[PDB]
Context: one part of a larger RNA
Order: sequence, then C1' cells, then structure tokens
RNA sequence: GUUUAUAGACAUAGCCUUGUGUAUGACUGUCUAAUCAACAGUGCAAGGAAUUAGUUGUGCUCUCAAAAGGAGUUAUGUGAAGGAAAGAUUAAAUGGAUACAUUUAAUUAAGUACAAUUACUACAAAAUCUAUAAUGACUGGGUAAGUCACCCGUAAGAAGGAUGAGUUAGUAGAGAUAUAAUAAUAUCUUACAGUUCAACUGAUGUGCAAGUUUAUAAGUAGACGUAGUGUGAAAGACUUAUCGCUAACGCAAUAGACGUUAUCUCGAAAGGAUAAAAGAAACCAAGAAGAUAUACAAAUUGGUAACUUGUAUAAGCCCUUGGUAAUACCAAAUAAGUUAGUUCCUCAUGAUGUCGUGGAAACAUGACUAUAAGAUAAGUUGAAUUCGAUAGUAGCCCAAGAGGAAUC
RNA sequence: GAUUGUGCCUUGAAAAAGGUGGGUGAGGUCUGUGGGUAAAAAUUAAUUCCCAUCUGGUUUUGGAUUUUCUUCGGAAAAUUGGUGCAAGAAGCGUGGAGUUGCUAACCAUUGCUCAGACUUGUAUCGCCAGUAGCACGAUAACGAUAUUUAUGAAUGUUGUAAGGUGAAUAAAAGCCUAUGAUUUGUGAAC
Repeated sequence: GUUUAUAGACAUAGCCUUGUGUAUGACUGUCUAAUCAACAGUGCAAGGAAUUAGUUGUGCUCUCAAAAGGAGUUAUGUGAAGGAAAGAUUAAAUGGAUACAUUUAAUUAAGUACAAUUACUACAAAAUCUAUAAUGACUGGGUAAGUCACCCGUAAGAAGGAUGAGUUAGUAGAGAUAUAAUAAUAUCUUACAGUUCAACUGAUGUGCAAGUUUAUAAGUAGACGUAGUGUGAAAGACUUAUCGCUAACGCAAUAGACGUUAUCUCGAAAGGAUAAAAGAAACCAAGAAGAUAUACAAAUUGGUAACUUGUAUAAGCCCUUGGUAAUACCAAAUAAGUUAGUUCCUCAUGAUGUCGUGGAAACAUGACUAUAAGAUAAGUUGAAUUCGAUAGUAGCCCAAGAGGAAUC
Repeated sequence: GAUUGUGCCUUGAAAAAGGUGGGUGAGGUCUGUGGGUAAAAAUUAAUUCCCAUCUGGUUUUGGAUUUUCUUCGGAAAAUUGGUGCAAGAAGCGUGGAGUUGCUAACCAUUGCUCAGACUUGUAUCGCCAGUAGCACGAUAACGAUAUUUAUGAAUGUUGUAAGGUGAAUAAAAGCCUAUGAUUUGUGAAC
C1' cells in the first nucleotide's frame, strides 16, 4: 500500500451532482455607452434524470381523375364461440269466366348476410447485464507546485436504462347455446398481429411524516329495534299449449276520339240519316330487345379526363308482348284455411235457445241447458295471508239475483 | 211474542227425548283463561316474576282439637273454615183443571235469572306441564347505530436547509435512527 469486520470523530438544502457548510456570499432590481463601487430586496443559484403537454419532418391506413391537397394513427387486418330472413322451384287441398289466386309441407337461397372480444389480484422483486456529468486519485510539462494537458468499469465515478415480465394460472364483468318466456342451473368463448422513428421547446420537492375521506377482514359496548332462524302444501298473481265461440280477410281490368268507303236526303253552297270494315287514347297482367344511371377494362396521349367500343350491376321513369268475356229482379245457392278478439269462487233461477205434445192459424203447454260462450291441462313465483283458537261468530242479504275475492 | 218439514247435531236410543229458518262469510286480538308488579329521578317494559282459575300427568297431602302402641315423631275418631263448579229451594214464563167471564189458590214440564244470601254434594288449599303448518332457538338468533385493531386505495390538506425528540409566545452546543471516492484505533486475509 491492497481486501474485509468492530469501536470513535466529522459531515447532511430537491429523485441526483457541484457551490454556500453558512440563516449568509452568490442571485434579482435601480443607475451607466459599458464595467466596478454604492443603494433596495432575497434563500436558494447552475445542470441532469423521470413523468406530462405542444410543434416540425418521416413511417403506416383511408380519401382525392392526374398535378396541387385533406383526415386518422386507444387507426386498421385476420381468426372465431355461434348463425338468419325475404325471394324462387316442386307437390297436395280448396276457390275463380279466363290469365291465375289462397293455405300448408319439402327443397333451394346457405354455413351466405350479421356477430361480443374488457377489468382486477397473486407468483414479483431479489438477482444479472450496461452508459454519462461533477468531485477525488494517478501520470506529464515550465513554476512561486495555483493553472494547463494525458490514461482505466480491459488501474475509475450518481440518479437512470435494458432483462427478470410469462401462464387455458385465480376472481369478476360481458357474449353464445339448451330447458317456450320470466326464474334457476349447466356448458362453451372473451384470440393473433398492428398502434413507427428522430429532433426542438413549456411545466411539476416526484421523498419522508401527520391529518381527512373510502373499501375489505377480525373484535368490543349499550334502557337501539323485532315472538327470530330453517323448511313444505294451498290460495292469489303472471305466461303458454290443445279444443270451441264471434268478427274480418280469402284480390285481374269491363274502353272507342278524329277519319275512310258505300247508300239515302237537301234544286246550288253550308249540313243531316243509315250500314260495313278499321282504329289513336285509356285501363289490367306478365317481361327486359332498346333507351337512361353507376362501376371496371381496352383504345388515343409525354400524362390525366371527355368521346368511342366491350363487360357487369341496379331501377321499371322510359319501352315490348298479350288481354279488356259477362242484361235486371224474385226464388234457390254462396268454401278449405289464415289473422285478430274472448274464460275468478260458492249458492239460487231456467229463455228470445233446443226437443216433445195440442191447435185451421196467431199461439198455448211440459222437460232440459249459463256452451245463455267458454272448457281442460302445464310452467314460474321475493314479501305478506291460510293450513291453531275466539267462530261457521259478527256484518250484509232472502230476491231474480245475493255474498266474497281480484294483495305489497 | 210464538211457529217453520226432510236433513243435521246431541241423548234417556238402539227405538223413538231435546236443539236448529236459510245463503255467504271476515277484521282485530291471543305464548290455556283473568288480574297485578319490576330498570336509574321521570317515562316505558313479562312465554320467563306474583295471585286466582281450567285441563292433563304424578302422589301419601288445608288449619286447630280429641283418643292411642307418640311401632317416638307415626295411626284412629269426631267437630269447625276459605275459594270454584253442579244440583235443590225461590222468582219469571207456558200448560192442565175451574169461573156467567177474570183474579187468587191447587198440580205438571221446558227455558231463563239480579243481589250473588240459604240447604246439599263434589273438587281444591302438595309437586310438574300447557300456544302459533312442522322442526330448532328465545341469557339465543337476525337488523341498525357507535367504537377499536390490521391491510389496501384516493386527495385542489399541513409540516420539512430535521426522519423523530426538549412540547404552551419562543427555544438547545444534548439523545435515538438512517446515510458517507472523508478520517483514526484494534483484529482477520495479501
């Protein structure tokens, strides 16, 4: 002199460094052409890191006919638990004068269109890797040993940066499917890339301690409240299915102007009557040759449009092809099916309805039926009421209607 | 004021008695029923404490006297009370007999009754138990309020040339903790 423990001294301004190691210099203001001095204020002055905001260019995506521009970049692309409807075709049944119309079933459209894609807590912060500034140390050159210059994470040095950092591992929130819905339970998904790079400016004691607010877990206290907690059935409430009853619907259109030819009438001209062919317009149904609009490609040009040609898609304004049959009233006759609407409990009554009997007829009489339009079954349900007593008590009624229920 | 079939409910019924007109149908209250008391000056509070009563279970069950073997603390006999329930008597009402018609009196059945007297019987003056559909628990169990400890999060709050202390208007040269290209002594390794 070097690597590590133990016991003292000294030192401490922000996340970090240097200066003041001190409650004071620096720093700010006044004065001057400029500097020093002087005067008036003050505790921080200068620089870096991290976080946050802004500007310029560049990258990526979209838009713009070219050129000149604009917008976004928690923008977009792919995958995926899952998944239709309209329309069209065929068959059957019932209707229509005809073209056709109406209701079910199967197939097709088609795995096409469409479609959620977030948050929080643990493992978890030790360890590893790597830069820069100031101070200190070392070496060198003239010295008055101040100044100046060289070398090191391979003889160096802060805050910081890069790894550690991933998971179908845990808990929630959403999305999807099944039991009709509500309620309840079970199962399956919530993914992979992308979100660029650089420069220049403006802000923030970012640490420690205390207080307040809030969440979760475990305890304690009382002249704060309640006949507490758990588990069934019935009634009541809500929704649906099957069968009846009532109403609506159950669909083509119904047309002839202006003229031509022939005959008759008018003593001219100007006008009328009759007959045969034919017909613009209008109305109904089904289609897309042509016209129109949009997109793409080719040709022309140094380049982009327009124009021309070709292909694809949409609409039925514009067009094309067919059709426009059937006198009125009375009697008689007048669908399958679809859509919509409609039901509390107990006790009485028994028609304008149905059936029977009597009468020449209007009617008369007996029996039955609230299907006299509603009847049967299933699913779900937090709190209250009933399944014990007072009690079949009190109250209200006995007539063609009476009493009760329809809870929060 | 009296009466209302069948049916239904109770009996003396298993042979013949009594009650009931009919329909619909609660609310409130209730820990068998009725009456009291209790926290801390007021106020409030009981399934739980006190008194009375009903039903069920258990058992040997007023209180004073008299006579005996007081088997010494147990037996026998005769009087006298309190509190409920039932019956009788009494009263009201309806009938049977009578009166020229009524009333009173006599006889019989059902129903009802104040003050709560009178007479008879029975129970009681020992102990335990009792409700809401069911089970469990009522010194429990749920809900609310207040407060303490531990951990996490949030903020425009306060202090800081100290991370805490000496605490009052101010205030230390001391003590504890943390930090250090600074320095010294004593050991372990070069």